Record summary: The RNA, together with DNA, has 20 modelled nucleotides. Crystals were grown from: pH 7.00, VAPOR DIFFUSION, temperature 293.00K. Released in 1998, the model rests on X-ray crystallography data to a resolution of 2.5 angstroms.
RNA sequence: GAAGAGAAGC
DNA sequence: GCTTCTCTTC
Numbered sequence: 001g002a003a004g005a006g007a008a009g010c
Numbered sequence: 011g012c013t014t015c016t017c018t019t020c
Base pairs, nucleotide, nucleotide: 001020002019003018004017005016006015007014008013009012010011
Other pairs, nucleotide, nucleotide, family: none
C1' cells in the first nucleotide's frame, strides 16, 4: 500500500 | 456521507 477482524464519533 | 482507534494478513 491492499485486503480484513473489531470499536466508535460527527 | 466524513473521520478516529486497536489488530491481522499479503